[PDB]
Context: bound to proteins that are not shown
RNA sequence: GGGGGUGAAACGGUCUCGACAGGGGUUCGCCUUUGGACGUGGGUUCGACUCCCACCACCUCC
Numbered sequence: 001g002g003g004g005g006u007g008a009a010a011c012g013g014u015c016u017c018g019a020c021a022g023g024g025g026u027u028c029g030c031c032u033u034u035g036g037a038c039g040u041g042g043g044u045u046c047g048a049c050u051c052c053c054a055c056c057a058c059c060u061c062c
Base pairs, nucleotide, nucleotide: 001062002061003060004059005058006057007056013046020035021034022033023032025030026029040054042052043051
Other pairs, nucleotide, nucleotide, family: 012045tWS039055cWW041053cWW044048tWH045047tHS
């Protein structure tokens, strides 16, 4: 400096049980729904931690 490998015990189907925010509702009691944690920002998927995509970081191979 190039090449390969790695980034969740279930190889797709979220509901962080809860706090906290953003909704829509409300007899201001409360009910309802969405987010947020899986290295990162990206798209693709009806939907993904797990499929792509770079870029990173680890390790690794002339």
The depositors describe the entry as "Crystal structure of the tRNA domain of tmRNA from Thermus thermophilus HB8". The RNA (tmRNA (63-MER)) has 62 modelled nucleotides. It holds a match to the Rfam family "transfer-messenger RNA". Crystallisation conditions: HEPES, ammonium sulfate, pH 7.0, VAPOR DIFFUSION, HANGING DROP, temperature 293K. The work is reported in "Structural basis for functional mimicry of long-variable-arm tRNA by transfer-messenger RNA" (Bessho et al., Proc.Natl.Acad.Sci.Usa, 2007).